[PDB]
């Protein structure tokens, strides 16, 4: 940096790579 869950939505949070 990418993905996926988690949520109505916004950072936060978890997992892999």
């Nucleotide at each position: 940096g990418c993905a996926g869950a988690c949520u109505u939505u916004u950072a936060a949070u978890c997992u892999g790579c």